[PDB]
Context: bound to proteins that are not shown
RNA sequence: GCGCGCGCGC
RNA sequence: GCGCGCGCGC
Numbered sequence: 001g002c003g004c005g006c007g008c009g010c
Numbered sequence: 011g012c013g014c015g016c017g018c019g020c
Base pairs, nucleotide, nucleotide: 001020002019003018004017005016006015007014008013009012010011
Other pairs, nucleotide, nucleotide, family: none
């Protein structure tokens, strides 16, 4: 950094 | 949708 995905907040 | 933080893979 890409692929897939997640958390908290707004 | 945006912000910050992550996971598995490559």

Solved structure of RNA, 20 nucleotides shown.
The entry is indexed under protein-dsRNA complex, dsRBD fold, dsRNA binding, protein-protein interaction, HYDROLASE-RNA complex.
The PDB entry is titled "Structural insights into RISC assembly facilitated by dsRNA binding domains of human RNA helicase (DHX9)".
The work is reported in "Structural insights into RISC assembly facilitated by dsRNA-binding domains of human RNA helicase A (DHX9)" (Fu and Yuan, Nucleic Acids Res., 2013).